[PDB]
Context: bound to proteins that are not shown
RNA sequence: AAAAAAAAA
RNA sequence: UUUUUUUU
Numbered sequence: 001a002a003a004a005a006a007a008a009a
Numbered sequence: 010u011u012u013u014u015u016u017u
Stems, first nucleotide, its partner, number of pairs: 001015006
Other pairs, nucleotide, nucleotide, family: none
C1' cells in the first nucleotide's frame, strides 16, 4: 500500500 | 476508522 469481517449524518 | 492477514 492492500484485501477480508464490522461501523460511518 | 477499529479487528485478522499478506505486500514494500
This is an experimental structure of RNA from Satellite tobacco mosaic virus, with 17 nucleotides shown. The work is reported in "Structures of additional crystal forms of Satellite tobacco mosaic virus grown from a variety of salts" (McPherson, Acta Crystallogr.,Sect.F, 2021). It was solved by X-ray crystallography to 3 angstrom. Protein in the same entry: Coat protein.